[PDB]
Context: one part of a larger RNA
C1' cells in the first nucleotide's frame, strides 16, 4: 500500500500511555491540509544543472618578540622614568640616558620669535593647551606573521641489481635449401677469351624452431598482467644474441638521435638540506547579544580580477540660528523648443546680371 | 551680330532640416541672501579603525548598436546588492511596503472578491459574438454601436420588372476584310419621351446580345463619402493541451458610475524587551514620566557566556558517591546555567581578579572508526 517535490513549519482527528480530589491536561504518534526549492563558498545574480562535504569522533587557521603612534586607566607632574649592572633579589641602590618644558633657518646663527629681502604694510613657520612612565586595548614596522598549497631555483649527498653505450671473460644458434671465389677435366685455344660437367663452400644469402624482436587485430582496459593474453608478424652466422663481473653520475652521463634511457620518476634522476622559498591567485577561518551601517566612483599605477589618495562607513572629541525641506528675493545660462539674419544644406516661382550649342 | 526651345550668378518670394547652426529661448537643476516650521547635529573640522575601487536591473537624457539584445558606455532617480511581507500563475532589479518580541483583535496598500482561492454570481447604463477577451504589422471587408453633413426622392426615388434603340459611318491610316467592340484618327454636329465615330467578352471580318441613356409598372425610403467605440482575415514548428496558472465564464470579457468587502511582517489596539534624546540639579540614580528609534553583507564600535590553566584555597563540596556519560524538570534575550534519576567509582571547585594550544560543518583539510 490512490498517492507525487529540501521531508519541515501552522492548523489537526484518531490511537495509545500517563493523569488528579470526573478537572477536556502532559508524552508518543501524525490521516487530513495551508505555507514551503538545503547548507557554504563565490557572484550582478544560485533550488541551481557552479564550488565544497559519505557519516561521526579528535585535532584543525589572526599568533609571538621586539619598536612605533593613538584610546582607555592608574602613578607622579614641568617635571616623569630608569636600562645594564649591585643587591638573600618582585624590595632597595644605580638617572648612563630617553621623553617633555622652544621654535624658526639648509646652516653659520638667532631666540618668543625666526626665517624670507637691501627692507617688508608683509607674508610662512611659531609663540595661550602638560607631559611622562607603568597596566589593557585597536592600527603600524621588521620577522614564517591567519592557516594549507605550487610549477620551480640552490647546496651537499646516493643511484649504471632496470635501461643506453662501452670492456674482459664464458656460453647459444632444431632443420633444410642456394651454389660465390678456387681447383680439376674436357672443349675452345697459334695462344687467350669465353663456355660444359665435377670438385668446392662464399654470403650483414634464402626457408623455418629454440632465441630475440613487436607489425595487425581481438580480449582485457576496478585487467590474470601499473603493456600482458590469444591468432597472425618480422630477425634468425650476425650491425646477432645471451650469463658473471666491471666502467661512464645530473647541466652530468649514454644516445644507429625518439629529448629516447640513465632503478615503474626524465625538456635536466633520487634523497636530505636552504624551507616554513615566494605566491598581487583558489580555498578556509570555529561563542552570544546590542548599536550604527558602505562601495563597486573620481584620480594614478609594466597598472587593469593588485594597490594608493580622496568619495562613500564606523567610533571619539570640538565647534557656529552649521545643514536640509518650503515661501520670497538676488543672480548666470543657451538645454527642451523654436528660428533661418549667421554657418551649411533644401525645394518651388519671379527678377533676371552675364556666357554659350543656335540666335551667325 | 544677335540674343536666347536652353544656361544664368547674386538679388526678391514663398516651403523645410542641423550634436560639432542662433538675429530667439524655457521648465528644471544649480549658486547666494532673508523667513518660519519642522529634523535626536542631520553640518563641519580634526584624530583612531575600516570596506570598497567586478556592479545589476527598472525609470528619464543620450552616445554606440538595427531607437535590435538580459548587448555596450555616460548622466539622473529608484531597487536589488546588503531587504524580509503582499501583488505581478512561477519571477534578486517591476507595483505596494521597510520585519525588535508575542497575540487565534482590528483598519488599509498594491491587488482583488464565479470555483481551485480570503472577499460582489453587487447595482445602474452601454460595447463584443470574435473565447475577441487571453499574442502582432502594411493591408483588406455591405461584421456591429454611436456622431456631424451631403446627394436624389408622393412633380413618385433606390432595386426589380414590361417597352425603346436612330441616317450618315470604314472620316481616315492600317487591315483581304478590323469597321466603336486588336488597335490608331478628327477625341464634330443633325430628327427625338433617350441613344455617344459607343462600354463590352465575343467575333475565320462588318452585324449578334446588351449597357450607360429615356418612358411605363410597382409606391417609401434611397445612395456613398467624413469623424469614432468594440470586432474579423491577414496569422505556419518542432516531447503533450501549452499564447487567460487551471476550471470554466457570453459574463466570471470590455467601458463608464456608485457602494460594499477581501487583502501586508504597512498602520491601529493590547503585553514585553532594548537603544537614543531631552525633562524633575532629580541622584551615591531609578524613574514620575516623556518622545523617538530597533531590515542589514563588507566593516566599525559596545556588552557578555563557556572552556583549560594560576592565585584567593592546609579554604569549600565529594564513597550517605567526585569529574565524565546518558535522561528529565525549571531556568534566562542569546551565548548558557540551576536541580535531580541513572550510569559511573575519585576527584571537582564557589567568588573576585589572572593568563590563554578558549568555541569547528565545510578548507577535493588531518587520524581513527563506521
Nucleotide at each position: 500500500a490512490c498517492a507525487a517535490g529540501c521531508a519541515g513549519u501552522g492548523g489537526g482527528a484518531g490511537c495509545a500511555c500517563g493523569c488528579u480530589u470526573a478537572g477536556g491536561c502532559g508524552u508518543g504518534u501524525g490521516a487530513c491540509u495551508g505555507c514551503g526549492u538545503a547548507c557554504c563558498u563565490u557572484u550582478u545574480g544560485u533550488a541551481u544543472a557552479a564550488u565544497g562535504g559519505g557519516u561521526c569522533a579528535g585535532c584543525g587557521a589572526c599568533u609571538u618578540a621586539u619598536a612605533u603612534u593613538c584610546u582607555g586607566u592608574a602613578g607622579c607632574a614641568a617635571g616623569g622614568u630608569u636600562a645594564a649592572c649591585c643587591g638573600a633579589a618582585u624590595a632597595g641602590g644605580g638617572g648612563a640616558g630617553c621623553c617633555g618644558a622652544a621654535g624658526g633657518g639648509a646652516a653659520a646663527c638667532c631666540g618668543a620669535g625666526u626665517c624670507u629681502u637691501a627692507a617688508c604694510u608683509g607674508g610662512g613657520c611659531g609663540u595661550u593647551a602638560a607631559g611622562u612612565u607603568g597596566c589593557a586595548g585597536g592600527g603600524u614596522a621588521u620577522a614564517g606573521a591567519c592557516c594549507c598549497g605550487a610549477a620551480a631555483c640552490c647546496c651537499g649527498g646516493u643511484g649504471a641489481u632496470c635501461u643506453a653505450g662501452c670492456c674482459a671473460u664464458g656460453g647459444g644458434c632444431a632443420g633444410g635449401u642456394u651454389g660465390a671465389a678456387g681447383g680439376u677435366u674436357g672443349g675452345g685455344u697459334a695462344a687467350c677469351a669465353c663456355u660444359a660437367a665435377c670438385u668446392g663452400g662464399a654470403g650483414g644469402a634464402c626457408c623455418g624452431a629454440a632465441c630475440c624482436g613487436a607489425c595487425u587485430a581481438a580480449u582485457g582496459u576496478u585487467g590474470a598482467a601499473a603493456a600482458a593474453u590469444u591468432a597472425g608478424c618480422g630477425g634468425a652466422u650476425g650491425a646477432c644474441u645471451u650469463g658473471u663481473g666491471g666502467c661512464u653520475g645530473g647541466g652530468g652521463g649514454u644516445g644507429a638521435a625518439a629529448g629516447g634511457c640513465c632503478a615503474a620518476u626524465c625538456a635536466a634522476a633520487c634523497c636530505g638540506g636552504g624551507a616554513g622559498a615566494u605566491a598581487g591567485c583558489u580555498g578556509g577561518u570555529u561563542c552570544u547579544c546590542c548599536c550604527c551601517g558602505a562601495a563597486a566612483g573620481c584620480u594614478a599605477u609594466u597598472u587593469a580580477g593588485g594597490u594608493a589618495g580622496c568619495g562613500c562607513c564606523u567610533c571619539g572629541u570640538g565647534a557656529a540660528u552649521u545643514c536640509a525641506u518650503c515661501u520670497c528675493c538676488g543672480g548666470g545660462g543657451g538645454u527642451a523648443g523654436a528660428g533661418c539674419a549667421c554657418u551649411g544644406u533644401u525645394u518651388c516661382g519671379g527678377c533676371a546680371a552675364g556666357g554659350g550649342g543656335g540666335u551667325c | 551680330a544677335c540674343u536666347u526651345a536652353c544656361c544664368a550668378a547674386c538679388c526678391c518670394g514663398a516651403u523645410g532640416c542641423a550634436a560639432a547652426c542662433u538675429g530667439c529661448g524655457a521648465a528644471u537643476a544649480c549658486c547666494g541672501g532673508a523667513g518660519a516650521a519642522u529634523g535626536u547635529u542631520a553640518u563641519c573640522a580634526c584624530g583612531g579603525g575600516a570596506g570598497a575601487c567586478a556592479c545589476a536591473c527598472g525609470g528619464c537624457g543620450g552616445g554606440u548598436g538595427c531607437u535590435a539584445a538580459c548587448g555596450u558606455c555616460c548622466g539622473u532617480c529608484g531597487u536589488g546588492a546588503a531587504g524580509a511581507g503582499g501583488g505581478a500563475a512561477a519571477c534578486a532589479a517591476c507595483c505596494c511596503a521597510g520585519a525588535c518580541c508575542g497575540c487565534c483583535a482590528g483598519c488599509u496598500a498594491a491587488g482583488g472578491u464565479c470555483c481551485c482561492a480570503a472577499a460582489g454570481u453587487c447595482a445602474u447604463g452601454g460595447u463584443u459574438a470574435a473565447g475577441u477577451g487571453g499574442g502582432a504589422a502594411a493591408c483588406g471587408a455591405u461584421g456591429u454601436g454611436g456622431g456631424a453633413a451631403g446627394g436624389c426622392c408622393c412633380a413618385g426615388a433606390c432595386a426589380g420588372c414590361c417597352a425603346g434603340g436612330a441616317u450618315g459611318u470604314u472620316g481616315g491610316c492600317u487591315u483581304a476584310g478590323a469597321a466603336g467592340c486588336a488597335g490608331c484618327c478628327a477625341u464634330c454636329a443633325u430628327u427625338u419621351a433617350a441613344a455617344g465615330a459607343a462600354a463590352g467578352c465575343g467575333u475565320a471580318a462588318u452585324a449578334g446580345c446588351u449597357c450607360a441613356c429615356u418612358g411605363g409598372u410597382c409606391g417609401a425610403g434611397u445612395c456613398g463619402g467624413c469623424c469614432u467605440g468594440c470586432g474579423c482575415g491577414g496569422a505556419a514548428g518542432a516531447u503533450g493541451u501549452a499564447a487567460c496558472g487551471g476550471g470554466g465564464c457570453u459574463a466570471a470579457a470590455c467601458c463608464a458610475u456608485g457602494c460594499a468587502c477581501c487583502g501586508a511582517a504597512g498602520c491601529u489596539g493590547c503585553g514585553g524587551c532594548a537603544g537614543c534624546g531631552a525633562c524633575g540639579c532629580u541622584u551615591a540614580u531609578g524613574c514620575g514620566u516623556u518622545g523617538u528609534u530597533g531590515g542589514g553583507u563588507a566593516g566599525g564600535g559596545g556588552a557578555g557566556c563557556g572552556u583549560u590553566c594560576u592565585g584567593u584555597a592546609a579554604g569549600c563540596c565529594u564513597g550517605c558517591g567526585a569529574a565524565g556519560g546518558u535522561g528529565u524538570g525549571c531556568u534566562g534575550u542569546g551565548a548558557g546555567g540551576c536541580a535531580u534519576g541513572c550510569u559511573g567509582g575519585a576527584g571537582g571547585u564557589a567568588u573576585c581578579a589572572g593568563a590563554a594550544g578558549u568555541g569547528c560543518g565545510a578548507a577535493u583539510g588531518c587520524u581513527g572508526a563506521c
Solved structure of RNA (23S ribosomal RNA, nucleotides 526 to 1261) from Escherichia coli, 730 nucleotides shown. It was solved by electron microscopy to 1.91 A. The reconstruction used 597,411 particles. An Rfam search finds the family "Bacterial large subunit ribosomal RNA" in it. Its Rfam clan is "LSU clan". The literature on the family includes a 2001 paper in Science by Yusupov et al., "Crystal structure of the ribosome at 5.5 A resolution". Taxonomically the source falls in Escherichia (Bacteria, Pseudomonadota, Enterobacterales, Enterobacteriaceae). Among the 8 different proteins in the entry, which are not shown, are 50S ribosomal protein L2, 50S ribosomal protein L3 and 50S ribosomal protein L32.